Shown are 126 nucleotides from a PDB entry: RNA (Single Guide RNA (102-MER)) from Acidothermus cellulolyticus, together with DNA.
Taxonomically the source falls in Acidothermus (Bacteria, Bacillati, Actinomycetota, Actinomycetes).
It was solved by electron microscopy to 2.43 A.
The sample was in a buffer at pH 7.5.
The PDB entry is titled "Structure of Acidothermus cellulolyticus Cas9 ternary complex (Cleavage Intermediate 2)".
The work is reported in "Coupled catalytic states and the role of metal coordination in Cas9" (Das et al., Nat Catal, 2023).

[PDB]
Context: bound to proteins that are not shown
Formats: sequence, structure tokens, C1' cells
RNA sequence: GGUAGGAUGGCAAGAUCCUGGUAUGCUGGGGAGCCUGAAAAGGCUACCUAGCAAGACCCCUUCGUGGGGUCGCAUUCUUCACCCCCUCGC
RNA sequence: GCGAGGGGGUUC
DNA sequence: CCAGGATCTTGCCATCCTACCTCT
Repeated sequence: GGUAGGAUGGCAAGAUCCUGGUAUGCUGGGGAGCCUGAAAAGGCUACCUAGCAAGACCCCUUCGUGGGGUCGCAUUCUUCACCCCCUCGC
Repeated sequence: GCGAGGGGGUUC
């Protein structure tokens, strides 16, 4: 030289998560309006409120089926068994 | 030269 | 959906390093 790989910096186009939020949605509890109704109870549209994986661990506490805190849907052969590596690191 | 908290592998 | 942080990819430019390959 030419190709390929790698570093750093720039530029361009992207991908993957992570943290923090919002607005809904679902279910439980409600109810503002409307309708069907009423000796006969339910809808519809919204809005309010609580929860939103089952659960686990810790501490409460001036004792309870509660209050608070940290987590829980990844790492595709679970669990078990064996071997290896880092860390509970004699 | 620990029973452990994670991560990996286990050949047909 | 929102802002904005981290990790990374591909392509081009500049420099540095590595390796091999090919023709006079």
C1' cells in the first nucleotide's frame, strides 16, 4: 500500500435498559346526573377513594389478624446432585 | 484448608 | 406518553496500534 481488527476524539443514524412521573384501565368500596323502575334494585355515563402480581424478609407495640420499612415477573437445563469462580472472603 | 450469598458449567 | 441518565451498535473523518495479503 490493500484488507480486516482494535484505541481515542468528532459527526451521523440507531438499539438496550435504568431512574423518576403522568393520565387512564381493572377490581373492591362509593355516588353526581340520567333512565328503567318502586309495596319490586338495578343499570348507563362520569367522578371520588383503596389496591394493582400471589407474597417474602425486617422492625414495631403506648398489641395485633394492624402501623411502618425494604423487596418480589431479569439472569431460559426448576428442585436435587457434582464440578468451577467471585464474594459470608481462616 | 466453612455451611454459606450470588454467577457459571455438566459431554450421549 | 413525559425528561433524562447509563450501556452499547453501525457508518464516515482524523490519529495511533495490531495482523495478514498481493503485486512489481